[PDB]
RNA sequence: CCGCUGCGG
RNA sequence: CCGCUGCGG
Numbered sequence: 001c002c003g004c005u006g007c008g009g
Numbered sequence: 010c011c012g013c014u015g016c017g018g
Stems, first nucleotide, its partner, number of pairs: 001018004006013004
């Protein structure tokens, strides 16, 4: 930089 | 709007 998968104020 | 682990390249 890029695709999965779960999230904080 | 302002930020982050898990997992492949």
An RNA structure, in which 18 nucleotides are resolved. Keywords: UU mismatch, RNA. Released in 2011, the model rests on solution-state NMR data.